[PDB]
RNA sequence: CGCUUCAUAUAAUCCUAAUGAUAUGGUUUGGGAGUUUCUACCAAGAGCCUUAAACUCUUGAUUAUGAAGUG
Numbered sequence: 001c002g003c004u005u006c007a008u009a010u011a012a013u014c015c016u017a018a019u020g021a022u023a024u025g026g027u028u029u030g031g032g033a034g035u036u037u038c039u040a041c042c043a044a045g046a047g048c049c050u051u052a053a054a055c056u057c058u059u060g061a062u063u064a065u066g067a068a069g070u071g
Base pairs, nucleotide, nucleotide: 001071002070003069004068005067006066007065008064009063010040013033014032015031016030017029018028025049026048034041042060043059044058045057046056047055
Other pairs, nucleotide, nucleotide, family: 011034cWS019027cWW021025cSS021054tWH022051tWS022052tWS022053tWH023052tHH026054cWS035039tWH037064cWS038063cWS049053cWS
């Protein structure tokens, strides 16, 4: 080197402006915070909300750095 675990980073997170629906729905975009950190920031499922305006939870990565084990 390659792979495989592991540690650290970040919570695959959050904030904001728009945009768009309502149980057959919960969309679509711009900007930003987050890392001695380049990059990424999504997906699927469930729940909930009794028709309102609002989502909430679970499960699954990638990338950076580093250590251990193995061909």
This is an experimental structure of RNA (Vibrio vulnificus A-riboswitch) from Vibrio vulnificus, with 71 nucleotides shown. Rfam match: Purine riboswitch aptamer. Entry title: A-riboswitch-adenine complex. Method: X-ray diffraction, resolution 2.1 angstrom. The entry became public in 2004. The work is reported in "Structural Basis for Discriminative Regulation of Gene Expression by Adenine- and Guanine-Sensing mRNAs" (Serganov et al., Chem.Biol., 2004). The entry is indexed under A-riboswitch adenine recognition, RNA. Bound small molecules: adenine (ADE).